An RNA structure (rut RNA), together with DNA, in which 88 nucleotides are resolved. It comes from the structure "Transcription termination intermediate complex 3". The reconstruction used 28,487 particles. Among the 7 different proteins in the entry, which are not shown, are Transcription termination/antitermination protein NusG, DNA-directed RNA polymerase subunit alpha and Transcription termination factor Rho.

[PDB]
Context: bound to proteins that are not shown
DNA sequence: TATCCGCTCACAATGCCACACGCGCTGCTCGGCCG
DNA sequence: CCGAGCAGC
DNA sequence: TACTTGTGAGCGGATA
C1' cells in the first nucleotide's frame, strides 16, 4: 500500500 | 446492559391383537 | 410351417383406528498420509 | 493386537 | 415352501 471483515 | 441464532422428538419396517 | 393346447410365471387381493412387542449370540473381517 | 460392524445357525 | 383364486400373458409343443 490495496483486498478483505471487527473475536463482545 | 436485557436480548434476537445456540429448537424439540422415534410408523426404520414387521409381527401379534383388538374395533369400525 | 402355421397355430390352438397345454404349462409356467407376473399380478391383484378395501380401508381406517387403537394398542402391545420386536434386530441375539459367537464368530468373522475390515479400520485407518503422522499435529 | 485392538476395536467396529456385520453373518450363519 | 406347500388350502387363493382368478387373470392375463409369455414359452414351448404337437399336430394339421
Nucleotide at each position: 500500500c490495496a483486498c478483505a471483515u471487527u473475536c463482545c | 446492559a436485557a436480548c434476537c441464532a445456540c429448537a424439540c422428538c422415534u410408523g426404520g419396517c414387521g409381527u401379534g391383537u383388538g374395533g369400525c
Method: electron microscopy, resolution 4.1 angstroms. The entry became public in 2020. The entry also models magnesium and zinc ions.